[PDB]
Overview
23S ribosomal RNA, nucleotides 526 to 1261 from Thermus thermophilus: 729 nucleotides with solved positions. Crystals were grown from: 100mM MES pH 6.3, 75mM KCl, 6.0% PEG 20K, VAPOR DIFFUSION, HANGING DROP, temperature 294K. It comes from the structure "Crystal structure of the ribosome bound to elongation factor G in the guanosine triphosphatase state". Released in 2014, the model rests on X-ray diffraction data to a resolution of 2.86 angstrom. An Rfam search finds the family "Bacterial large subunit ribosomal RNA" in it. Rfam links the family to the GO terms ribosome and structural constituent of ribosome. The organism belongs to Thermus thermophilus, within Bacteria. Tourigny et al. published it in Science in 2013: "Elongation factor G bound to the ribosome in an intermediate state of translocation".
Context: one part of a larger RNA, bound to proteins that are not shown
RNA sequence: ACAAGCAGUCACGGCCCC
RNA sequence: AAGGGGUUGUGGCGUGCCUAUUGAAGCAUGAGCCGGCGACUCACGGUCGUGGGCGAGCUUAAGCCGUUGAGGCGGAGGCGUAGGGAAACCGAGUCCGAACAGGGCGC
RNA sequence: GUCCGCGGCCGUGGACCCGAAACCGGGCGAGCUAGCCCUGGCCAGGGUGAAGCUGGGGUGAGACCCAGUGGAGGCCCGAACCGGUGGGGGAUGCAAACCCCUCGGAUGAGCUGGGGCUAGGAGUGAAAAGCUAACCGAGCCCGGAGAUAGCUGGUUCUCCCCGAAAUGACUUUAGGGUCAGCCUCAGGCGCUGACUGGGGCCUGUAGAGCACUGAUAGGGCUAGGGGGCCCACCAGCCUACCAAACCCUGUCAAACUCCGAAGGGUCCCAGGUGGAGCCUGGGAGUGAGGGCGCGAGCGAUAACGUCCGCGUCCGAGCGCGGGAACAACCGAGACCGCCAGCUAAGGCCCCCAAGUCUGGGCUAAGUGGUAAAGGAUGUGGCGCCGCGAAGACAGCCAGGAGGU
RNA sequence: GGCUUAGAAGCAGCCAUCCUUUAAAGAGUGCGUAAUAGCUCACUGGUCGAGUGGCGCCGCGCCGAAAAUGAUCGGGGCUUAAGCCCAGCGCCGAAGCUGCGGGUCUGGGGGAUGACCCCAGGCGGUAGGGGAGCGUUCCCGAUGCCGAUGAAGGCCGACCCGCGAGGGCGGCUGGAGGUAAGGGAAGUGCGAAUGCCGGC
Numbered sequence: 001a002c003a004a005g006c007a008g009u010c011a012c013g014g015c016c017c018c
Numbered sequence: 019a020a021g022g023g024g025u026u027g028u029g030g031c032g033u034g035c036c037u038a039u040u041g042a043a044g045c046a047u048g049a050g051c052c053g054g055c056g057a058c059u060c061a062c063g064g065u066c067g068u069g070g071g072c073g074a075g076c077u078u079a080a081g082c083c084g085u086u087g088a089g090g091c092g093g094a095g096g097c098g099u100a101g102g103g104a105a106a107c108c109g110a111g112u113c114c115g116a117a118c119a120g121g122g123c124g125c
Numbered sequence: 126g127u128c129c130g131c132g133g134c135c136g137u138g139g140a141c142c143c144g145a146a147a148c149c150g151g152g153c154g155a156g157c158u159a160g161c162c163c164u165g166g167c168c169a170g171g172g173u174g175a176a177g178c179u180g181g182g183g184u185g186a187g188a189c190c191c192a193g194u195g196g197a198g199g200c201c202c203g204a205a206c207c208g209g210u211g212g213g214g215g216a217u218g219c220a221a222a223c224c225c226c227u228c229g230g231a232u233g234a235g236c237u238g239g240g241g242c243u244a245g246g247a248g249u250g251a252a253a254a255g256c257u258a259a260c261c262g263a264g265c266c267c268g269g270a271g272a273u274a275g276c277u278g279g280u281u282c283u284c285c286c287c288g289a290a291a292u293g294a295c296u297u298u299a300g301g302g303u304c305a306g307c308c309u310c311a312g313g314c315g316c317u318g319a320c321u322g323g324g325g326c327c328u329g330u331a332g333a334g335c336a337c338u339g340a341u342a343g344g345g346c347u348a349g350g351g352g353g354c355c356c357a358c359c360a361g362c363c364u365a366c367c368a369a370a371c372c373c374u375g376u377c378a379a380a381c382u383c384c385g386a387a388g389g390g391u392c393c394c395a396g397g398u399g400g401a402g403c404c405u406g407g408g409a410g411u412g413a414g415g416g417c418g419c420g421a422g423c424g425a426u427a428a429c430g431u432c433c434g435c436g437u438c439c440g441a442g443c444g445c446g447g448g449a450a451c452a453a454c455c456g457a458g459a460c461c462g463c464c465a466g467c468u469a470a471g472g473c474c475c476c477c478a479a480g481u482c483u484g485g486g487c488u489a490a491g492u493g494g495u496a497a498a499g500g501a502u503g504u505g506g507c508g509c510c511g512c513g514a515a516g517a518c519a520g521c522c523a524g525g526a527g528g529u
Numbered sequence: 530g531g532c533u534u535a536g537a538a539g540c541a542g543c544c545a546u547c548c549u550u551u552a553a554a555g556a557g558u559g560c561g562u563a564a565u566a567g568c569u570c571a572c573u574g575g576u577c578g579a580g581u582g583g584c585g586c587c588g589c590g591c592c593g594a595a596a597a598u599g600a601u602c603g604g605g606g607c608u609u610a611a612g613c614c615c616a617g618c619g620c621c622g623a624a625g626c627u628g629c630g631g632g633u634c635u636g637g638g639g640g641a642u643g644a645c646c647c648c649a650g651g652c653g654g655u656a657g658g659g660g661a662g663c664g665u666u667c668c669c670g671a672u673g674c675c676g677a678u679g680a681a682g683g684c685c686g687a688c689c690c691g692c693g694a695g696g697g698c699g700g701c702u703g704g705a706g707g708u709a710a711g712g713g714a715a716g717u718g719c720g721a722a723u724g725c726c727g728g729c
Base pairs, nucleotide, nucleotide: 008031009030010029011028012027013026014025015024016023017022018021035048037046050729051728052727053726054725055724060138061137062136063135064134065133066132067131068130069129070128071127072126075097076096077095081091082090083089101108102107111123112122113121114120141279142278144276148269149268150267151266152265153264159243160242161241162240163239164238165237166236167235168233170202171201172200173198177194178193179192180191181190182189206230207229208228211226212225213224214223245261247257248256249255282662283661284660285659286658287657292305293304294303295302296301306411307410308408309407310406311405312404313403314402316399320396321395322394323393324392325391326390327389328388332384333382334381338378339377340376342374343373344372345371347368349367351364353362414439415438416437417436418435419434420433422431423430445456446455447454460631461630462629463628465627466626467625471621472620473619474605475604476603480618482617483616484615485614486613487612493607499592500591503589504588505587506586507585508584509583510582511581512580521575522574523573524572526549527548528547555570559568632652633651634650635649636648638646639645663718665715666714667713668712669711673708674707675706682702683701684700685699686698688697689696690695
């Protein structure tokens, strides 16, 4: 393991850790 | 422990880096990735600027004497103080000119 | 003024770094290959059968003919050996030239071992510019040497201010330069700047016009030229033939202008304190531009064409919004931050933010959402003409005829 | 009917469109003949009972309309629109503008010159000019100072300072060096050169 992309960024959210 | 870190599900946005070009994600160039090497300097001269020193002056070069990370001496010389002229030469003038014309270059 | 320090740029030097093809000097190479020199070696086996010899025949004798013998040859077939023809394979190979099949020569201008000689503008070459140590239109090595490279590539930490050019002129110049234009820094000047208002000059585009220069269709008049009348007294009259000069009607022009704007230029007086302007100096870079709009030329009233001009944007704003996407079209000049607000173009049914907003039209093709001449009772609307109680608009019933 | 023509007689194509009786009928509107014949029409009179032709401009549309991988207006989908035209109210919508905070460059005010505050404008950027800093090696500073209670170097950091280059500080590793303030000097900063050496 119904996604599709110069791989990041912005934003929410889940899980884990002080 | 009231904030941070790691991760990334969904959503929004989103056309590598270099180079070279009018224009590159570009199907144009270079690079597999990493580490290390790897390209505007130095000498003498010049010119402008600038920090100083001294200023109608400023300055030493070789060399000498000291020192052994110590500095002196050394004025030959060089720039500057006058310009104009091919030159002779004249000189705050001077060159052209015959010219107390004019004009060029001159504190 | 000068001295020393510092810094920027210039000059000479390898002068920012790396890169040639090449040139020259001195040596090293013929253990590869080419040629020659000395000295050795090698070539299975077949076949063909030159001359010459001999015998027989022949003859006056002979030539000659027949056999037999003989063993010639850049002769034949074909191994070794030398080669490399055609095909296949191999192609980061077994191999920097190989393998398989096939083929050439194979007593010769043959092949081969050893020993030797000839070298770089030189050798050697049955000649291909072949070969001269696995790349020869000039070997290799080291050196001049860091050759030169107006070309290509590369050029390394950070922030802040400003910020071009791709034009002109000349250039053995054109993808390089020098000067100017445009950028920047410093000093000096200080309202001078772009732009605008008013005034005055300057101009020959657009448009228009036909007066000039030319072009122009038709008509008129009217020299001549075709011709007819009738003659050479030259005249006369005629002309749906061609045609001047001129006149009229009607036009055309970048190199036509009797005219002639809008604008534009420039000077004066005002406004205008701007990352305006002027001046002197330091440092540049640029000197391949490109799209779009307008005005032209070139082109075919083609080109994402080309070439100027005025503007603009990209270049350098490949930052942002819109245009589906997209340097230059619309919007707009991005110091940073904000989970605030107003707008721009463009939008407001869902993708996708905002009206399935309001009032009146149109369209019926999915036109919208790709094109022209042209065609058409598509559709809706405005005309302004006819016809209509002299009741054709259409159907329908008659007539539609004499001169023919 | 004139002509021509083989034949042209309303109709091949050329001249002329002149009357007759009329309600009204062209020297003919096509189709029709070999031409004639026969169709119709123009025109008129009837039944019928009112709207009817013709040209002109205007909007929107239809055909004209065929090219090559799979279609499509960007898609869905849209028909008193979600198309087009004209009016209006509103909203959305950029890095534009405003609001709030901050930085920096000018210039001017403060001027008990304060290196700090308010005010005013600017701050996209390639070639390129200018100015300010960061860091690397070495020298003076140094017969100093830090250093085994741990130098340089390595590895981590969510902390502190700085616009940034960077500088602190802390843990671990390391085992013997390091080197302030302030200056001075340069083999001083790499991601690209089919770069060079090495590793993988």